[PDB]
Molecule: HIV-1 frameshift inducing stem-loop
């Protein structure tokens, strides 16, 4: 650098955290 899970808010994507890999 780059991906993934979960809360929460809205109305859509989103915003924010832990936490894991090469």
């Nucleotide at each position: 650098g780059g991906c993934c899970u979960u809360c929460c808010c809205a109305c859509a994507a989103g915003g924010g955290a832990a936490g894991g890999c090469c």